[PDB]
Context: one part of a larger RNA, bound to proteins that are not shown
RNA sequence: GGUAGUAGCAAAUACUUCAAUGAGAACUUGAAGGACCGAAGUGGGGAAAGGUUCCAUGUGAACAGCGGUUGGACAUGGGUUAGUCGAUCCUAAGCCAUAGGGAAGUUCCGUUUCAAAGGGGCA
RNA sequence: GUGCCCCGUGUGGCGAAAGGGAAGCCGGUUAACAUUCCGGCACCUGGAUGUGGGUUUUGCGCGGCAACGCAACUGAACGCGGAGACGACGGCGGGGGCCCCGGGCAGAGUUCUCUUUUCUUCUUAACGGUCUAUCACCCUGAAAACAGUUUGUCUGGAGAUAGGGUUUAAUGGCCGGAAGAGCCCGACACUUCUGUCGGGUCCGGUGCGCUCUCGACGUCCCUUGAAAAUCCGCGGGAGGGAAUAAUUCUCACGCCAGGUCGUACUCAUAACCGCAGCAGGUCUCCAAGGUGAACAGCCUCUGGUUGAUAGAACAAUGUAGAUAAGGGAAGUCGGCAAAAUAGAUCCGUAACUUCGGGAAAAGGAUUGGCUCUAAGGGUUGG
RNA sequence: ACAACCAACUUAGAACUGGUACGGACAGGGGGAAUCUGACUGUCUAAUUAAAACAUAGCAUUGCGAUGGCCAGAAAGUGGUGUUGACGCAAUGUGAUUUCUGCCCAGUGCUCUGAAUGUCAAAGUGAAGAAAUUCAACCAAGCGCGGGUAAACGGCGGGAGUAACUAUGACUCUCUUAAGGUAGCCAAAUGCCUCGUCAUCUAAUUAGUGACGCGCAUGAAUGGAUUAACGAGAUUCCCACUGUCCCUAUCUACUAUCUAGCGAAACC
Numbered sequence: 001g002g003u004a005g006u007a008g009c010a011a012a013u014a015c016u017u018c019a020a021u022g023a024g025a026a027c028u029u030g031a032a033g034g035a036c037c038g039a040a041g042u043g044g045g046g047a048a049a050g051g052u053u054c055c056a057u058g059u060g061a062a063c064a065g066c067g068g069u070u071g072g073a074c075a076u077g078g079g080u081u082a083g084u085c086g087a088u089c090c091u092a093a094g095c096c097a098u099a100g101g102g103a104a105g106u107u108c109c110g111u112u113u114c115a116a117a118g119g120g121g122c123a
Numbered sequence: 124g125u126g127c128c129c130c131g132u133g134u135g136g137c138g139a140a141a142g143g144g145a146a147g148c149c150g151g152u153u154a155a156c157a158u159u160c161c162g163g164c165a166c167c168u169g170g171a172u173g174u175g176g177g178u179u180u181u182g183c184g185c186g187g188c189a190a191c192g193c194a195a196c197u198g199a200a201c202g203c204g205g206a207g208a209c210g211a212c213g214g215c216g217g218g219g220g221c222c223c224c225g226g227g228c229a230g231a232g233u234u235c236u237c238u239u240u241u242c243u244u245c246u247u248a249a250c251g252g253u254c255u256a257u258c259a260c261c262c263u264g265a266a267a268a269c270a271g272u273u274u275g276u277c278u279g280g281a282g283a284u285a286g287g288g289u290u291u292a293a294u295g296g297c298c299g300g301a302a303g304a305g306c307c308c309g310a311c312a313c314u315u316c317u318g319u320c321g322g323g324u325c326c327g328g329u330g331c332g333c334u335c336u337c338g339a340c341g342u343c344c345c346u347u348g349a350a351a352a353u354c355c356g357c358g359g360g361a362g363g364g365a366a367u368a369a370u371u372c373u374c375a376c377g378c379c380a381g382g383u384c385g386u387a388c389u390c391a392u393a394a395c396c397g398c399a400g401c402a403g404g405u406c407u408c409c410a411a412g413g414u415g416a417a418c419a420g421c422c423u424c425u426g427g428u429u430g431a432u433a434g435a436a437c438a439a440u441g442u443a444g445a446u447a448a449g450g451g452a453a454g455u456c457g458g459c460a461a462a463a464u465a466g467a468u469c470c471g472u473a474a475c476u477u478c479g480g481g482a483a484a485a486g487g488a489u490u491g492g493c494u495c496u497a498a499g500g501g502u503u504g505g
Numbered sequence: 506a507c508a509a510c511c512a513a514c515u516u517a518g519a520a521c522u523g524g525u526a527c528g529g530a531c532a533g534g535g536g537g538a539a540u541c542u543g544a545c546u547g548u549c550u551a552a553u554u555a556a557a558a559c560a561u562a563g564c565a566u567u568g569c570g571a572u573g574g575c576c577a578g579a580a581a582g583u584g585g586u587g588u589u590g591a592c593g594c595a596a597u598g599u600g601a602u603u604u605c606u607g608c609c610c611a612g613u614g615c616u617c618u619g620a621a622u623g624u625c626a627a628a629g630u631g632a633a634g635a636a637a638u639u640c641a642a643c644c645a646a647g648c649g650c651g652g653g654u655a656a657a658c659g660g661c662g663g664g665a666g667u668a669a670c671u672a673u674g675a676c677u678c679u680c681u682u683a684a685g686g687u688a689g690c691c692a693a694a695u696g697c698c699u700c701g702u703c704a705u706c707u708a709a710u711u712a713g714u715g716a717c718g719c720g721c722a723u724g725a726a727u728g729g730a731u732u733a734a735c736g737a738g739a740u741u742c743c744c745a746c747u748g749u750c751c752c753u754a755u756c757u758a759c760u761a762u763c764u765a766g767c768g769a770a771a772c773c
Stems, first nucleotide, its partner, number of pairs: 001773002008767002015033006034429004043409004049389002054078006063071002083166002085385003089143002094137003100109003118130001120128004147164005167381004173376003177370003183363001184193003197362001201358006210343004215338007222330001223328004227245001229243003246304001250299005259289005269279003305324007344348001395404002411423004432765004441759007449751002453749001458746001466490005475480001477601001491522002494519006500511001502509002523527001535744007542736002547559002563599007574586004603730003607661003612658002614654004623648002630641004662680005689723001690720001701717005
C1' cells in the first nucleotide's frame, strides 16, 4: 500500500433556553430550568507516590482518539514564613563497628567475649 | 594544660514523618500560605539573677485523731518505688459533639383555601482559678430476725448497714479570657477607599438515638497480650547554714534565648502504578434528614458534578431488562437459566441424634387507613 | 392505696372503613426422602481445575539426660532449636466421636549382642634377599553369622472326594506358604465378564436405592465399619415453580443502520 474513509469512537440514568465572548460554540462563561452523587459520597483532609501539575496573565501549531474561544497543554511571571506541627531524641524486630577468631582473598563470624574498654569533681 | 582527687560489673552507633515524647489557641488576612503571617491572649525548656514573701537568736514550717491539707518550707553518694507501660470482647453509668422536640426575638418562602405555619441565625478557644463528679481510704460503732446491693451476686467480726470526713478523676457549673470577637437584622454614606450608626445575639426538654471518650464491673486463654529515653517520689544523712544577717531561688513576680530541614498542589473514573487523561489496583480520619432492626435498598439537605464524540431513524442478528394463553422438565448429558419462597407476630413442627442439634424443619393464619381505649414512668409536697 | 406539674416510646384491645386491598415500591430462605465422600471452622494451583485434595483437633510410633538429639556453615574462640530440659525439643504416619484395629520377621529396611571360626585397608611385626621388593602372621569398623521389631516397607494359597430326590458341601484327603484375608464391607469413587441376578422406583430405566456374593483386583492407623451436625462437593427421586420445551409472539434501552468529525488492525 490494498483492506478503508472500513471496524469502530455504545458501562458509570441527562440535558434544555437566553445572553456575552469570539472568524468559528453540543462539550467556554453568567442567568434560568431539569437531573445525579445521597455522608462506607462524584464531599472536606491526609500517609505513600508524583514534582510545580498550585496562582495570575496571554496563545499560532502539537496534545485533550469529536470540537474548543477551554485545559493538569503551550509561553512569561508569582507562590510554600514555626521555640509550640513533624523530622531531629529513645528504643523495638533487626543492621553495622570495636576485642578477637577464620579465610589465598574479595571478606565471614562475633555485639560482650578468653579486652588493661569508661564516667565525673577541685585549682 | 598541667597538677590533685572520687566511682567503676560492663565497655559504641544506626534503626518508626502510624510506637514512646516538654510546650499554642481564637479572630482576621492572600490570585496562590497558615495551629507558620497580623492582633490579642498563653505555655514549655534552658541560663542568669533582683525584689517580695517563707525559715532560722537551743539551726532546716505549721495544722488535722486519721485518711491528708496549706504559697514556700535544706538534702550529697548509694539504694528502693512509681509513671512512661500496654490484649480482645460484653452490657452499664458519666461527659463532649451531632440529631430530635417546644417557646421567644429577627429574616426568607407559601398564601384560591389552610397552616399562631415551612425554613435559617441565636456562638464562646487555648489558658489561670474556683466548686462538684465512680472507685478507694479514714474516724465512731459493732451486725442472725443476717444486712447492704448491681441489668449482671458480690461485699461484710480481716469490721458491714448507719453517721461524719479525706482524696485520684472534667471533654461538668461559675469567673476571667470575652464581646472589645464572630454572626444576624435595619438605617443612611460611597467616586474610590467598601465607611458610619443602631438593635440583637435567648430559655427549656427528651432519648435502649449516632460518634468519640472516660470509669467501675465481667468473660476468654495449654493465647496473659513491647522496650528504652525521660520525669517524679521515698529511704538514707554527706556537706552547709543566722543573730545581725544568712538562707530554700521544688512560693510570686521580674530578665534573656530557643538553632537546622519539610510546609504549594493531587491523593485519584485526569496529578500514584498499570506503555495512556486505562471501567483495574492503592493505607486512613470526619459521616445529616425520612422510611426502616439497620453506615441494607430507595428519596432529600450541606458540599460537588452535569465529565464519558454528537444528530436522525427504529431493519435483521445481537447485549441488557421483561411479559406471556393451556400444559408444566415432555427440553437437556444434567431443572443450566429463570420463576417460585422471603419481613414481622401467633400457631405447629418428624425421622435421626454425639442430647448440644436437626429447626427458619415440614406446614398454616394475620398485616392498610381513621377514631378511640388500656397498660407499662419521673419530680415535689402526707 | 393521695394531690398537683411534666415525659417519649413500646405493647395490647375495639369499632368504623375500602373494587378483600395492605412487609402494596425497596428489601427479602424454595422445601423434602435418600446414596457416595470429607468429621466440622480454615487453606491452595495470581491468569482454565476450590475439590473427595491440604490442614486440623484426636490417636500411635521413633530419637534424645546436654561431652546429647535434630539441623546450618568453606572455616571459625561460628550458629538455630535454646531466655530451651522429657507434661520438653526433634522425626514420622493416621486423621473428630462410637466400635474395632486380626495372622505373618521368610524378603527389604531398622536395631542389639558378639567371643568368632570366616572376610579383613593403611600403619606396625617377623622371615628371605645386596637392596628395591616379596612372603607370612596378626589384623579396627563394616560385611557374614545370631536375636528382636509390622500403628516399620509390605504380604495374607490351590486340587479332589463326600449328607437316603436333585443341588450344595458341615466333613475328609493331598500339595504348599513366613502367613494363607480374621472382624467387617461390596458390581461400592474399587467387579473385567456386566446393561451381573432378585426386588423397588416408571407406561417405559445401561440411571438411583435395598439385597446376593469363589470379591478379574474388598479389608482393618498402606486404617475397617458406622456416623448427628456441616458442604458454592458428586448422584437419584418427589412437591412447588416456571418460555427449558410443545411454539413461538411482543415490548423497552444501547448498538448494528444513515449523517458530521475522527479513524485503525489481522491478513495479502